[PDB]
Context: bound to proteins that are not shown
RNA sequence: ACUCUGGUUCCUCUGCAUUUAACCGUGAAAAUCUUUCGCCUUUUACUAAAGAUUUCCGUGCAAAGGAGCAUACAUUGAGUA
RNA sequence: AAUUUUUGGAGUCCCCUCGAAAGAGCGGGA
Numbered sequence: 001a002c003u004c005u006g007g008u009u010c011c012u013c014u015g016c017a018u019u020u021a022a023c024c025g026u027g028a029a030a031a032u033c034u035u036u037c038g039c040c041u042u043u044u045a046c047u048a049a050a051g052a053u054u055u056c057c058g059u060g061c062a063a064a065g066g067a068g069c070a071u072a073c074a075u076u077g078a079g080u081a
Numbered sequence: 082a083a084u085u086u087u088u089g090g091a092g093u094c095c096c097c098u099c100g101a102a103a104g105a106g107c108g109g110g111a
Stems, first nucleotide, its partner, number of pairs: 007069006014062004025057001029055008038046001093111004097106003
């Protein structure tokens, strides 16, 4: 010989992060429900353990689009002396 | 990458056999 693409940094969307021994989090909250302990003339606000679910502060990766900066064609998947 | 194991030649030629035919025997000879 074919088509394949400019680096970086940032924003935002989408998807995925369940075969958990264990860990998206080398950190660590709140609620609801069910049950069992302790306060108590009631309820709220509670004690402190279990189980089941939620919310919240966060995390990773992939992919797509955009926005800023300075600027370089080789080189990936496919395949040379 | 022309010097014993591969890519720089141990290559050619000639008789007997089966078979119209052309090959094939660890066939034999230079």
U5 snRNA from Caenorhabditis elegans: 111 nucleotides with solved positions. Rfam match: U5 spliceosomal RNA. From the family's description: U5 RNA is a component of both types of known spliceosome. On this family, see Hinz et al., J Biol Chem 1996: "Domain analysis of human U5 RNA. Cap trimethylation, protein binding, and spliceosome assembly". Gene Ontology terms of the family: U5 snRNP and spliceosomal tri-snRNP complex assembly. Entry title: Structure of the C. elegans Intron Lariat Spliceosome primed for disassembly (ILS'). The entry is indexed under mRNA, splicing, Intorn Lariat spliceosome, ILS, pre-mRNA. Among the 32 different proteins in the entry, which are not shown, are WD_REPEATS_REGION domain-containing protein, Pre-mRNA-processing factor 19 and U5 small nuclear ribonucleoprotein 200 kDa helicase. Ions in the entry include magnesium and zinc.